[PDB]
Context: bound to proteins that are not shown
DNA sequence: ATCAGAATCCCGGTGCCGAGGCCGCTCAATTGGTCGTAGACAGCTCTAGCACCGCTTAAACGCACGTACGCGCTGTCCCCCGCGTTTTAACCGCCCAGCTCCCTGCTGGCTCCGAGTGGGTTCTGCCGCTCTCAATGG
DNA sequence: CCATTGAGAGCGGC
DNA sequence: GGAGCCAGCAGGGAGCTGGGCGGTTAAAACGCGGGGGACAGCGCGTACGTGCGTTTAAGCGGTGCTAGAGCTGTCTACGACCAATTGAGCGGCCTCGGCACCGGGATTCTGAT
C1' cells in the first nucleotide's frame, strides 16, 4: 500500500376438404 | 119556396219528406279529318192516266101505298138503394230473420338436425384521380 | 434561382 | 334439406235492427126493408119497304194525246268512322218549403114539410 459488467412471454383471426372413435347382440 | 139539416168546402194552423239545388267525376259529345258512295240532277223512253164520244141499259129517281115497327103510356114487381151491425183484411205493436258477429280451416314462415379429434389447403377489395416530392429543364 | 411535371402514394370510388 | 309449431287470411253460420207475424181496427159482407126503374102489355101513329112507271148516267170499248214515273247515267256532297280532347248530365248530396194533414166555421145543396 488495490479489485469492470445486469435487458426479458412472447404470439392472430376467418372459411373449406380428409380422416380417427362410434358399425350392434341376450335371461334363465 | 122555405125550413132546417147534413154533407162539402175553404181556412189557418202545423209538420214532413220530396223536391230542385250543388259537388264534383266522367263518358258521351264534339273537333279535325279522311274516303265513297247515296242520291241529286239532268237526259231519254214509253206506260198508262186522261180526255172525249156514243151506243146501249141497267141503275137511280119520285111518287103512291099500307103495313108493321118505332115509340110513348101504362102498370107491375124486385132488385139494389141507402142505412146501419157484424166479420173479415188492412194498419200498428212483438216476435222472427238478414245483415251482421264469430269460429274452423289453410298455408306460409321459422328453426332444428350427436359428441369429441387429427391434419391439410385456400383465403385479408382493385381502379385510379388528385396532392406532393424533389429529380432536372431554361 | 425558378418551375412545368413524371412519378409516388393515398383516399374516393364500385 | 326436411320436418314440426304459431300468424294470416279466407270463407260459412246465428246477436241486434229490418221484416214478418200477432192484435187492433177499417173496409167489406150481411142485414133490413122500401123506392123507381127494369120490364112487359098495348095502342097509337106513322115512316119505310114495296112496286112502277119515268128519268138519268153508269159501264163499254175505241181513239187520241202526252204527262209523268220509272229506268238511266255521271261527279260529288254529305255521312260514317277513327282518334283525341273537353264539359254535359248523372247520382249523391242535404236543407227547405210545396203541400199532404186536420179540426173548426163558412155555404150550399137535399128532403122534409
Nucleotide at each position: 500500500u488495490a479489485a469492470c459488467c445486469g435487458g426479458a412471454g412472447a404470439g392472430g383471426g376467418a372459411a373449406c376438404c380428409c380422416a380417427c372413435u362410434c358399425a350392434a347382440a341376450a335371461a334363465a
Record summary: Method: electron microscopy, resolution 3.3 angstroms. The entry became public in 2024. The RNA (RNA, Template DNA), together with DNA, has 293 modelled nucleotides. Among the 24 different proteins in the entry, which are not shown, are RNA polymerase II subunit K, DNA-directed RNA polymerase II subunit RPB7 and RNA polymerase-associated protein RTF1 homolog. The reconstruction used 30,000 particles. Ions in the entry include zinc and magnesium. Keywords: chromatin, rna polymerase II, nucleosome, TFIIS, transcription, elongation. It comes from the structure "Structure of mammalian Pol II-DSIF-SPT6-PAF1-TFIIS-hexasome elongation complex". Farnung et al. published it in Mol.Cell in 2022: "Structure of a backtracked hexasomal intermediate of nucleosome transcription".